Solved structure of RNA (28S ribosomal RNA, nucleotides 785 to 1683) from Drosophila melanogaster, 875 nucleotides shown.
Lineage of the source: Eukaryota > Eremoneura > Cyclorrhapha > Acalyptratae > Sophophora.
The depositors describe the entry as "Structure of the D. melanogaster 80S ribosome".
The work is reported in "Structures of the human and Drosophila 80S ribosome" (Anger et al., Nature, 2013).
An Rfam search finds the family "Eukaryotic large subunit ribosomal RNA" in it. Rfam links the family to the GO terms ribosome and structural constituent of ribosome.
The reconstruction used 134,500 particles.
Released in 2014, the model rests on electron microscopy data to a resolution of 6 angstroms.
[PDB]
Context: one part of a larger RNA, bound to proteins that are not shown
RNA sequence: ACCCGUCUUGAAACACGGACCAAGGAGUCUAACAUAUGUGCAAGUUAUUGGGAUAUAAACCUAAUAGCGUAAUUAACUUGACUAAUAAUGGGAUUAGUUUUUUAGCUAUUUAUAGCUAAUUAACACAAUCCCGGGGCGUUCUAUAUAGUUAUGUAUAA
RNA sequence: UUAUGCCUCUAACUGGAACGUACCUUGAGCAUAUAUGCUGUGACCCGAAAGAUGGUGAACUAUACUUGAUCAGGUUGAAGUCAGGGGAAACCCUGAUGGAAGACCGAAACAGUUCUGACGUGCAAAUCGAUUGUCAGAAUUGAGUAUAGGGGCGAAAGACCAAUCGAACCAUCUAGUAGCUGGUUCCUUCCGAAGUUUCCCUCAGGAUAGCUGGUGCAUUUUAAU
RNA sequence: AAAUAAUCUUAUCUGGUAAAGCGAAUGAUUAGAGGCCUUAGGGUCGAAACGAUCUUAACCUAUUCUCAAACUUUAAAUGGGUAAGAACCUUAACUUUCUUGAUAUGAAGAUCAAGGUUAUGAUAUAAAUGUCCCAGUGGGCCACUUUUGGUAAGCAGAACUGGCGCUGUGGGAUGAACCAAACGUAAUGUUACGUGCCCAAAUUAACAACUCAUGCAGAUACCAUGAAAGGCGUUGGUUGCUUAAAACAGCAGGACGGUGAUCAUGGAAGUCGAAAUCCGCUAAGGAGUGUGUAACAACUCACCUGCCGAAGCAACUAGCCCUUAAAAUGGAUGGCGCUUAAGUUGUAUACCUAUACAUUACCGCUAAAGUAGAUGAUUUAUAUUACUUGUGAUAUAAAUUUUGAAACUUUAGUGAGUAGGAAGGUACAAUGGUAUGCGUAGAAGUGUUUGGCGUAAGCCUGCAUGGAGCUGCCAUUGGUACAGAUCUUGGU
Numbered sequence: 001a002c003c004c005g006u007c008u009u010g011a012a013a014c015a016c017g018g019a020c021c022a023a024g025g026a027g028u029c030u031a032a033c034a035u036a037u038g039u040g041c042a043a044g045u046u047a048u049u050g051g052g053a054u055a056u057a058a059a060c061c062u063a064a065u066a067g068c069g070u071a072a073u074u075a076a077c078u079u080g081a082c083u084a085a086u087a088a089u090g091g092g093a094u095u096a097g098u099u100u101u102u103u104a105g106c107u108a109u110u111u112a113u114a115g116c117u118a119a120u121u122a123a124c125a126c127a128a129u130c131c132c133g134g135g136g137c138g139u140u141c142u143a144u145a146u147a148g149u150u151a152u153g154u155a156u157a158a
Numbered sequence: 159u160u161a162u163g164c165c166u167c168u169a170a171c172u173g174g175a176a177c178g179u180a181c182c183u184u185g186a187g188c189a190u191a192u193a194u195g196c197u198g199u200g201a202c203c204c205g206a207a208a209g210a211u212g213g214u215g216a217a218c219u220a221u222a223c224u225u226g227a228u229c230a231g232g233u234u235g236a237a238g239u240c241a242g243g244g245g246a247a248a249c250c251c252u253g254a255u256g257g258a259a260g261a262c263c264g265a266a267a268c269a270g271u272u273c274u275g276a277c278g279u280g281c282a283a284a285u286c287g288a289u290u291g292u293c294a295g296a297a298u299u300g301a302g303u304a305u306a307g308g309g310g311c312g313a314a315a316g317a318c319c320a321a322u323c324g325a326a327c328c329a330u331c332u333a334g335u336a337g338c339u340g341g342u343u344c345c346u347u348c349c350g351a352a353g354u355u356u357c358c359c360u361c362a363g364g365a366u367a368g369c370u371g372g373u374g375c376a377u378u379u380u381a382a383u
Numbered sequence: 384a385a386a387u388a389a390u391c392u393u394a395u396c397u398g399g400u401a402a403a404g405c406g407a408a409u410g411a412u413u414a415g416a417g418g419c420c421u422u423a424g425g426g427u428c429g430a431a432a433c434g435a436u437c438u439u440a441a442c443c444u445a446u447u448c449u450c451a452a453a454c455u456u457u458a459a460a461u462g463g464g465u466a467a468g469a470a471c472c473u474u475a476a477c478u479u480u481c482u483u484g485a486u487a488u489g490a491a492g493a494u495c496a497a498g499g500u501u502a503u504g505a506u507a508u509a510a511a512u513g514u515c516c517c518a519g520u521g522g523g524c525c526a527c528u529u530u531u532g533g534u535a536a537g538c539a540g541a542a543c544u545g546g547c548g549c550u551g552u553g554g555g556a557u558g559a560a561c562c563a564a565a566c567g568u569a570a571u572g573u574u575a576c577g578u579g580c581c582c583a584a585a586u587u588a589a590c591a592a593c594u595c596a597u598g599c600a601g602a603u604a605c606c607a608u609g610a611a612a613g614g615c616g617u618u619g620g621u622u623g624c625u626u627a628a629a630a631c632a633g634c635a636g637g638a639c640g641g642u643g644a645u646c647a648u649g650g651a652a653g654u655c656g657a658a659a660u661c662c663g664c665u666a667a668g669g670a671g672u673g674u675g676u677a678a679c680a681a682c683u684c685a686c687c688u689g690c691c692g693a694a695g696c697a698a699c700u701a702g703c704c705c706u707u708a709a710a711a712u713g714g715a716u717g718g719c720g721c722u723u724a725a726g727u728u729g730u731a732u733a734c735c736u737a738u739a740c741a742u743u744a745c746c747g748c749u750a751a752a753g754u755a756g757a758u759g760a761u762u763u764a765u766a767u768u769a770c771u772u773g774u775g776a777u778a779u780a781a782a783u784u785u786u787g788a789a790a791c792u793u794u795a796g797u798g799a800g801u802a803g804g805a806a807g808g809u810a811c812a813a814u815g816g817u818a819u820g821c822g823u824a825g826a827a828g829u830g831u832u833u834g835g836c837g838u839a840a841g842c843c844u845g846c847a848u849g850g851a852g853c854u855g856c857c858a859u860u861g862g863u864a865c866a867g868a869u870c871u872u873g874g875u
Stems, first nucleotide, its partner, number of pairs: 004017003019875006030198002033195009044068003050062003072079001090132005097124003102119007134182002136179006146173006153164006202341002205338001209331006220305002223302006231263003238255007267292002272288002275286002307323001309319002344808006354367001356365003368520002371515004377509001388506001390504001392467005402457001403455002409451003414446001416444003423439002426436003471498001473496001475494001477492003523547004528542005552563003567745007577734002579719003585732001587731001589730005601721001612706003616703010635688003639663001641661001646656001669684001673682002746798001748796007759784012809864001811861008820853002828848004834843003
Other pairs, nucleotide, nucleotide, family: 003018cWW004867tWS007011tWH009523tSS009559cWS025865tWS025868tHS026341tSS026865tWH027342cWH028201tWS029199cWW032196cWW043069tWS049063tWW053059tWS054058tHS071080tWS071136tWS072078cWH073078cWW074077tWH081181tWS081182tHS089133tWW095127tHS100121cWW101120cWW109112tWS109113cWW110112cHS144146tHS144173tHS150166tWH151166tHS152167tWH166168cHS199201tWS204339cWH206335tWH207334tWW208332cWW209332tWW215307tWH215320tHS216219tWS216305tWH216310tWS220311cSS222303cWW229265cWS229295tWW230264tHS234258tWS234259cWS235257tSS235258tHS237256tHS245247tHS245248tHS266293tHS270271cHS270289cWS271289cWW277282cWS281285cWS307326tHS311317cWW312315tWS346838cWS350802tHS351519tSS351801tWH352520tSS352549tHH353548tHS355366cWW358360tHS360363tWS365521tHH371804tSS374511tWW375511cWW376510cWW387507cWW389505tWW391503cWW392466cWW397462cWW398461cWH400459tWH401458tHS404407cHS404451tWH405451tWH407455cWS408454cWS412448cWW413447cWW415445cWW419442cWW420441cWW422440cWW423438cWW425437cWW468471cSS469501cWH472497cWW474495cWW479481cHS482489cWW484486tHS486488cSS507508cWS518803cSS519802cSS524560tWS527543cWW533535tHS533536tHS547559cSS550565cWH553575tWS555605tWS561604cWS569742cWW574736tHS574737tWH575736tHS576735cWW582584cHS583735cSS585731cWW594724tWW600724tWH602720cWW610707tHS611707tWS624696cWW626693tWS627693tWS629691tHS631691tHS632691tHS633690cWW634689cWW638685tHS640662cWW642670cWH644670tHS645657cWW645658tWS647655tHS651675tWW652679tWS653673cWH654674cWH664668tWW665668tWS668669tHS671672cHS671683cWS672683cWW675676cWS676677cHS692693cHS713714cHS716719cHH720725tWS724726cHS747797cWW754786tHS755788tWS769773cWW787790tSS800801cHS808840tSS809840tSS822851tWS823851tWS825849tWS825850tWS825851tHS826850tHS826852tSS827849tHS833844cWW837839tHS
């Protein structure tokens, strides 16, 4: 040193199962899915429906599509992300890493020189994070009040 | 129709501002595998009460049918019938015979009243003893036979229908479903809860938020010598 | 850090609880006192009077008593927001189809220049951020404090915070929760709670009181009960007395008369009761404290004396004890027992002692750093050479170094743990590969006080039995490990 398992606020309980022992015996498989990660390739990828082939239900090859992604949003008609070859969305603010102006200290040095650490100027500064916008679509106010432009139409040739 | 010119009726296109979105602005996806998580599948394992559908039973028993069998003895003493007596009559008494009745006492028989007895891990999934109801009839019963499942049968208790009846039995749908109960199978290391919020026919449960771990990511003057 | 996160402090806000208030609003309320006023309703003196005087009422005034969760002017503590600087402040000037103005000010974006020390305090176990939409939870329980309902409850329900849930250990004799404390494994050291012994430990080599308990004397918070009210038990306090002209207890002794003064007469001369209540004699004696005869009366005490000649008496306070305080199987400071305690109060040391605490070895996990020129590097000794005092180069001889660098060497801090999560192994059956694996010369299986390894999961080996096949390692898949399921099936 009270009996384990368990539900329970609490179990040694006058809670419940379990006399004892062996062996079967319970978070799975599959379709479809999200996230994490690895792998292949990558603005593409997936051959295996099928065909070519075979050392054979494999491996090797792979026509053509289709899927998804590559534009979305409105119900749908529809239309179309403008800027720029570029701008990793633009500008802006916080951010790394690098190159880089300039200076200081330190170390090594042939004194030419380099590297580190700190201050510092500029560029990229993506990613990350934040913000104001622009812009595809819808909606409102409304410039699409009206004006311009092209073509119909007309005249002329064919 | 086209080209050219002209008009710019008509048709077409374009110029401003703000809001909203599952959008964009040089596009990072697709395929597959694992773990973890989600849903449908028996779906962690086992389990309902049931419901359905298709068959099977009346050898028990319920009840009817058909055909049969079975039923000690007493008690009571109907009609019918016979005789006698009383009476004026109408009728009235009395004694015999006889043998009626879902009659009575009680056997065979059937049932099971009370002991709330025996037994109650028995002889027995209903028996045994005592005691007792009824026993000539709505009696007792065998065989054949009819009626079959949400049906029958019922002198009617929801009783019985093969130890089964508030809907038999058997198989199948069916590993039906379970928010419930029980159980879930090796170890070590490290971290480590909550019983609260909200909504829900919700309140024995979920989702949701909070608490929890894991996976990491970006920067460390809150960082690497 | 001039970059923070979040706790003190500081500075700057908020609040209607506690308390307080009612002579503050609201809501309740008590007491007198004083009063105007005809507002009086009665009376007396009045025919009557707004006449005098009482009486009593509404109001009115200053006081005064007492209260509020659903009242609050007032108004805490403890709480809760924001700030404590380079993401700051200040100077200067650009856009404004706006807002807006007789302002292209202001308001933002913002460009430029100025600034000693960054502008409370400790800290940071690094922090922030995202994904999973992850489990587990949605039945709580208990205690301090605060509280509502209820008489209350081991009751029902909040507020804040900690535990328990998930937590043993030491302590409270015992114990889910209270105390102390959070647990890797041990030595040694020291604590909380205790210290007659049980039971580790001073019947202290200290100390001063209190208490003596005939039926739970008493004996450590929570706590396992005890009061209201009593006590000339005992013990310490507080206050007031009598009094040397002799007191206080206690005896002795008077306790009467003016006067049955008198009203109650039912009876009361002092005395069932009372308006009352003063003299006289005095040393002092109440128109009376009682006993009671129904009365008279006889007793008593005050008052003053003889003795007592110096102590004592009353009312309060609160400790322990006792009374109060009685209940049921025999029985409980946990026990024995304890009485100048081993109780109760206070006080001083020493002692004892948890996985706590300190140190150390050791495990693991986390942290933090290096390790990766070997045709090379490094150390040691020397000979030579260069420079120099003393050092390096080179030659030679000796020595070390072939690192799972998807680990080791090296380092420090910490470890409870259900639910749960992750991480890393172990066992079992199969499969691709492999050990030119094992094997009837004995496989596998299995019994086994064989020996050993690992924290363990578990492993190997020996020995015995055995008879035909089997295993380790790296990857690969699962019908993969059992004690249970009122589990199944077989056996006992």